[PDB]
Context: bound to proteins that are not shown
RNA sequence: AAAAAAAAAA
RNA sequence: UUUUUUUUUU
Numbered sequence: 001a002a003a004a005a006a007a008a009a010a
Numbered sequence: 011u012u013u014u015u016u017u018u019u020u
Stems, first nucleotide, its partner, number of pairs: 001019009
C1' cells in the first nucleotide's frame, strides 16, 4: 500500500 | 470510497 471477513461512515 | 477490528499479501 491493496484486497477478503465483521463494523462504522459516505 | 475512507477509517476501526481479524486475516493476507507486500
Solved structure of RNA from Satellite Tobacco Mosaic Virus, 20 nucleotides shown. It was solved together with Coat protein. Crystallisation conditions: crystals grown from 15% ammonium sulfate on earth with a reservoir of 15% ammonium sulfate over 14 days., pH 6.50, VAPOR DIFFUSION, SITTING DROP, temperature 296K. Released in 2014, the model rests on X-ray crystallography data to a resolution of 1.45 angstrom. Larson et al. published it in Acta Crystallogr.,Sect.D in 2014: "Satellite tobacco mosaic virus refined to 1.4 angstrom resolution".